This is an experimental structure of RNA (23S rRNA, nucleotides 1720 to 2484) from Vairimorpha necatrix, with 715 nucleotides shown.
[PDB]
Context: one part of a larger RNA, bound to proteins that are not shown
RNA sequence: ACGAGACAAGGGAACGGGCUUGUUAUUUAUCAGCGGGGAAAGAAGACCCUGUUGAGCUUGACUUUAGUAUGUUUUAAUAAAUAUUC
RNA sequence: GAAUAUUUAUUUAUUAGAAUAUAUGGGGAGUUUGGCUGGGGCGGUACAGCUGUUAAAAAGUAACACAGCUGUCCUAAGGUAGAUGAAUGAUGGAUGGUAACCAUCAGUUUAUUAUAAGGGAAUAAAUCUGCUUUACUUUAUGCAUAUGACUGUAUUUAGUAGGGAAACCUUGGCCUAGCGAUCCCAAUUACAUUCAUUAUGUAUUGGGUGAUUGAAAAGUUACCACAGGGAUAACUGGCUUGUAGCAGGCAAGCGAUCAUAGCGACUCUGCUUUUUGAUUCUUCGAUGUCGUCUCUUCUGAUCAUCGUAGUGUAUAUGUUACGAAGUGUUGGAUUGUUCACCCGGUAAUGAGGAACGUGAGAUGGGUUUAGACCGUCGUGAGACAGGUUAGUUUUACCCUACUGUAAGUAUUUUUGAGUGAACUUUGAUAGUACGAGAGGAACUCUAAGUGAUGACCACUGGUAGUGCGAUUAACUAUUAAGUUAUGUUGCUUAGCUACGUCGUUUCGAUUAAGGCUGAAAGCCUCUUAAGCCUGAAGCGUAGCUCAAAGAUACAUUUAGGAGAAUACUACUCUUUUAAGCAGAACUGUAAGAAUGAAGGUGUAUGCCGACAUUUUGAGGUUACUGCUU
Numbered sequence: 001a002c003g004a005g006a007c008a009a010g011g012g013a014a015c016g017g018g019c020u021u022g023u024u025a026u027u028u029a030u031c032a033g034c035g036g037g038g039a040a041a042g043a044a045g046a047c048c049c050u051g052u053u054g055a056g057c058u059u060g061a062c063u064u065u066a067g068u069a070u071g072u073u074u075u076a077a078u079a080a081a082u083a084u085u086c
Numbered sequence: 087g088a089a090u091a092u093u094u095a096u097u098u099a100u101u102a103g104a105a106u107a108u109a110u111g112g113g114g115a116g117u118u119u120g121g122c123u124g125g126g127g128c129g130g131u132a133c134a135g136c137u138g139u140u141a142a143a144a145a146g147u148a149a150c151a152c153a154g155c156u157g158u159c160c161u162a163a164g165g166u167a168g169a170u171g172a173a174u175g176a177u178g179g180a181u182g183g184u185a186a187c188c189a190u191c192a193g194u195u196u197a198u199u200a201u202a203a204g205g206g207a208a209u210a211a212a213u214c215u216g217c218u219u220u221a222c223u224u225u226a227u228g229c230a231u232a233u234g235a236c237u238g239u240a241u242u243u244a245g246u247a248g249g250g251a252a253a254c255c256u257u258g259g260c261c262u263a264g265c266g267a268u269c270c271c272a273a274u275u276a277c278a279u280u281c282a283u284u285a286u287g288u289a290u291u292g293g294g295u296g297a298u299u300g301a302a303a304a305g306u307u308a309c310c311a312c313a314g315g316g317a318u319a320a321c322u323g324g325c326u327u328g329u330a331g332c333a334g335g336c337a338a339g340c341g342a343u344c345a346u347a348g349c350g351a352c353u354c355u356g357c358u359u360u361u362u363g364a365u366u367c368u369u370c371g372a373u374g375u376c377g378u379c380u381c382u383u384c385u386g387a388u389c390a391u392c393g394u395a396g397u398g399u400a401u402a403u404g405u406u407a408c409g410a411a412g413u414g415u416u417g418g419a420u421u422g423u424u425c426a427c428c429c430g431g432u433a434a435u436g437a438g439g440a441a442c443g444u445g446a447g448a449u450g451g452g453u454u455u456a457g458a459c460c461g462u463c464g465u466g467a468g469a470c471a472g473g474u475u476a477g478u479u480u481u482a483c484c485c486u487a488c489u490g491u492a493a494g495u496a497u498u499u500u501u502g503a504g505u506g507a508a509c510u511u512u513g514a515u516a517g518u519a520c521g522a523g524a525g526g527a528a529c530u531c532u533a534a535g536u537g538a539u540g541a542c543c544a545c546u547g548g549u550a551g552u553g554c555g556a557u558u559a560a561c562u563a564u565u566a567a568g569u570u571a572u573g574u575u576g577c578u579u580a581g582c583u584a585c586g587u588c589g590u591u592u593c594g595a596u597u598a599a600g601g602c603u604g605a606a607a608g609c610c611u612c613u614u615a616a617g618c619c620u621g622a623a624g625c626g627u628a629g630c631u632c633a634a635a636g637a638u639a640c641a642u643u644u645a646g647g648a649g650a651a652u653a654c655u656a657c658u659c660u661u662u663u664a665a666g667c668a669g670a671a672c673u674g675u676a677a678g679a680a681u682g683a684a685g686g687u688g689u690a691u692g693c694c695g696a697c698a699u700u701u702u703g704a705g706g707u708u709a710c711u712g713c714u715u
Base pairs, nucleotide, nucleotide: 002017005024007022008021009020010019031490032489033488036486037485038484040481041480048315049314050313051312053311054310055307056306057305061117062116063115064114065113067110068109069108070107071106072105073104076097077096078095079094080093081092082091083090084089085088086087120133121131122130129150134156135155136154137153138152158200159259160258164218165217166216167215168214169213170212172196174192175191176190178188179187198207199206201264203262204261205260222245223244228239229238230237247256248255249254270293271292272291273290274289276288278286323367324365326363328362330358331357332356333355334354335353339349340348376451377449378448379447381443382440383439384438385437389414390413391412392409393408394407395406396405397404417429418428420426457475458474459473460472461470462469463468494640495639496638497637498636499635500634501633502632503631504630505629508536510534513531514530520525538590539589540588541587542586546584547583548582549581553577554576555575556574557573558571559570560569561568562567593626594625599620600619601618602617649657665714666713667712668711669710670708671707672706673705678701679700680699681698682697685694686693687692
C1' cells in the first nucleotide's frame, strides 16, 4: 500500500491482520463511553561510528603578515676644534 | 700631505619624508592533526625481513594463534697449500689436596664452526704454520616470480692475478635474514662548441623516506553543523550457561555404643532463565529510560490454613518427608531507590512472571543539553563512572478489543458461560488423660469478632439556590415593604449516603495413605496379579445470575399525559386537570394598636427616645396522605 470479523501454537529476517494445522462472533445494518493493540501520529536520530566534508575557540602545532625597534644610503651652506687611519 | 669619524657656532635652507636589511610579533590570516582492531579510545604493532610448529606423506593455505630473532660483527672470523685423534674418562707420578703440570691407554662426534632456529661437515668446512688481496674488469642467460619494478643469488665470452710439484680452487663470510624508486645535491671516467673559465648532457657510486613499491603537519567543542550507516556500540528479543539459583548419586566420619532420627568430608552427574558475562541475527527517513502510585491474571521449587507418615514423638514445644495453588499474606522511622536495617503486630509481615507488566494512565526525586560553586588533572581552550543547587512532559473525532443500550404479547422447559467447603477466640470438657514432680492437651457443644460480598432508610450522623428567621454596604424621600454585591450566617422536611441496619447454604467420585479377600511359590504378602472398603479447604454437584434455543395459547394491536423508569431510545401503568380546606410537619412569636422606659427639653399635661410586655406556641410554606365544588 489493501484492510473485506477476531484468537492458540508452529516455522520465518530468531515478538503475524493475511502463510500452515486447530478453536470460534453475528439484534434492520445503531447510540453514548474507554485508552489493551495497530512495534499508533509528528521530525531524512541531537547519543555512537565512518567521510582523505565543515565551522567557533586555545596554544611552547606548520607556514607567514599589519604594527614597532635597530643598522646602511639618500640629507642647507660656511668656518673652526677633537679623535682614528695612513 | 691625504682619507674617515665626533662635537660646537652663524644664517643663506628647515614641506618632514623615501628606498633596502636583521630582530620582535596567536594582535591577525590560511591549513593539517595515518592504518589494523570481535564497536571506538587506552595498550600493542599481527604495517617491512628470517627459522620450527599450526599444516591434513606432490605444489599452495587463515587467526590481537604458538616459541623466537633482525638495522649488527670481521684485513681476518676472506683465498689457498700442508700438518693433526677434538670434548671427556681410567690408571699413575716430590712437595700436590675435588680442582696446577707430565707420561700411558680408551675415546662415532658428546666438542667447535661470530649470531635466532633448522640443515651440513671425522684424512674434516674444526685447531695450528706459511704465503697473499678474486672483498676484480668486461660480453650473454636463468631461479625466488609473477601481468609486474627494486633486491638476493646461481651461470657464461674474453682478460689480468693469488695458493700449489701438478691436477685443481677463488666474482667476500658452510647454506636459508641484517633488503630502499622519481626529482635534487656531492664525487669518479670519457668526450662534445671561433678562444679562456664555467654551465648542460650519457655511465657508476654515496646522501633517504622503519606507515619500509616512499605527502612536508599539534589540540578542544556540554554552543556545534552536513552527507550517510543497524556493514558498528548504549535498550528489548534470540542461541549459550563460565558466573547465579535449585536439586541428585557413593559413603570416611559426628551423633554416650549406632553410617543413613538429624547431618555429612574428598569426588561425580543434572535442570531453570530469575543475577552477571561472551557474540553482533532484526530496528539509527526514531519501538519514549530508573523508581513509585492504581489494577487484573498466571507458575510450583508451599509461609500459614487441610489430610497422612517417620522421630534421638511421655504431654507441651519442635524437626523431616508425601498429597494439595481453594482463600489469605495487612502498619511505620532513614535513603531518589531497587536492595539494606530497626520499631510494632499477627494464624502467617512465602519466592516469582506477564517488552526486567503498565508515561496519548499519573508524578518527576536521581540519571542525562544550554546558568553557576568546591576539590583533583591540563601552560590553555577544557576534562572527571569525584561531590552540590536551579531547569516547558504534545495529539483520539478512525479500525479492533471491552462495559452498557437496541428482536410482537402471555406462561414455562432444556442446553451453554460465570460463581460455588474464608480465618481467629471466651466459657464448658479439665487442672482431666499424660507425668516422680514441675507442668499440661483433644473430639464435640454454646457465646462473640475481623476480612470480603448483596441489599435498605424505622433510629443516629453528613449534605441541602426546598422553607423560615437574623444582619453589613448601596438604591427606591423616610417608617413599613422590597431590589443588588450571583453578599455573610442559624436551623431545616422529601431525597441521596456511611461514621448506621440486615442477610450470606447441600452432598457424591477421588489423590497421598491406611486396610479386606487372596494367589503365583512350600510359608508370607494392601496387588510391581484380577477385585473391594475408608479417605483433604482440592475436582465436581445442589443453589444463585445472564444469554440462546424449544413447546402451548393469541395478534398483524395507535394518539395524549404521569413515574416507582430514563444521556437519546427503551421500560411500568393508565382515562380527571388544579384550587381551597383538614390530617401531619419546618421555622420560633408577623403588621397595626395600647401601656411602659435610663432620660432630656419647657410648660403646649406637650414633643424626642434604643428596647420591653399584651393581643400570640402567633404569622408564613407544602420536592407527604385524604376530602369538597
Method: cryo-EM, resolution 3.4 A. The entry became public in 2019. The depositors describe the entry as "Evolutionary compaction and adaptation visualized by the structure of the dormant microsporidian ribosome". Rfam match: Archaeal large subunit ribosomal RNA. On this family, see Yusupov et al., Science 2001: "Crystal structure of the ribosome at 5.5 A resolution". Its family is annotated with ribosome and structural constituent of ribosome in the Gene Ontology. The work is reported in "Evolutionary compaction and adaptation visualized by the structure of the dormant microsporidian ribosome" (Barandun et al., Nat Microbiol, 2019).